[PDB]
The RNA has 59 modelled nucleotides. The work is reported in "Structural principles of RNA catalysis in a 2'-5' lariat-forming ribozyme" (Carlomagno et al., J.Am.Chem.Soc., 2013).

RNA sequence: GGAAGAAAGGGCUUCGGCCACUCAAACUACAGAGACGCCAGUCACUCAGAUAUCCUGGU
Numbered sequence: 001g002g003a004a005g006a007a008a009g010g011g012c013u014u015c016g017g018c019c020a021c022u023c024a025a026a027c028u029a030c031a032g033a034g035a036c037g038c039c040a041g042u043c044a045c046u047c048a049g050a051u052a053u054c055c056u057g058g059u
Stems, first nucleotide, its partner, number of pairs: 001027001005023002010019003032047003038058004
Other pairs, nucleotide, nucleotide, family: 002026cWW003025tWW004024tWW007021tWW008020cWW009010cHS013016tWS014016cHS034052tSS035044tWH043055tHS
C1' cells in the first nucleotide's frame, strides 16, 4: 500500500445493492539453521516459510 479471501449490515435504497465499514493471515517481505555415517561443520543445497542428500574438515 493493494489485492485473493472472509465476517456484519452504516447512509441512501427498488431491499437487492452500492461505497464505506469490520476481521484475521499472506504479498512486498522477512529471521534463521541443518544433515547420514564414526564425529563435528558450513559455504553447495533448500526453504509463497523446509527442505536438504552430491559438499567441508579429522591427519